Shown are 100 nucleotides from a PDB entry: RNA (yybP-ykoY riboswitch) with a sequence from Lactococcus lactis subsp. lactis. Price et al. published it in Mol.Cell in 2015: "Mn(2+)-Sensing Mechanisms of yybP-ykoY Orphan Riboswitches". The entry also models strontium and magnesium ions. The depositors describe the entry as "Lactococcus lactis yybP-ykoY Mn riboswitch A41U binding site mutant in presence of Mn2+". It was solved by X-ray diffraction to 2.24 angstroms.
[PDB]
RNA sequence: AAAGGGGAGUAGCGUCGGGAAACCGAAACAAAGUCGUCUAUUCGUGAGGAAACUCACCGGCUUUGUUGACAUACGAAAGUAUGUUUAGCAAGACCUUUCC
Numbered sequence: 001a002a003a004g005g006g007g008a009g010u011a012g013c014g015u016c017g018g019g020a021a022a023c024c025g026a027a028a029c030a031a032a033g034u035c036g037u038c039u040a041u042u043c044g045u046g047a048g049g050a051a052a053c054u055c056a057c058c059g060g061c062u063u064u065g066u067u068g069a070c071a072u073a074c075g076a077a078a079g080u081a082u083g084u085u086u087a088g089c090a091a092g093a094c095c096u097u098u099c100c
Stems, first nucleotide, its partner, number of pairs: 001098005012089002015026004027067010044057005068085007
C1' cells in the first nucleotide's frame, strides 16, 4: 500500500422538519428478501441435521402495499387528491492475510 473483518452502513459527519439558540422530531402494520446493532460476544436466541444449511423467535435495513403525520390544493366538517416522510459521505483503534 491492498483485501477481508471490526461496521444490523456500527459510531461519527451531515439531510429534512420546528426553533434565535440550547435542544427536540424524522413514526406504524405486513409480506418477500437480506443482514446481526447492543453484548464484558468480531459471535442475535433457540431448534433440527454441525460452527454448514434450514425453520422459529428477537432486532436492523431494502423493496412493494398500506397506516399515521406533514407540504400544497380542494372541502362547512369528516376528509379526499398528489407529493414528502434522515438524501449523501463514511471510519478508527484492533485482528488476519498479501506486497519488490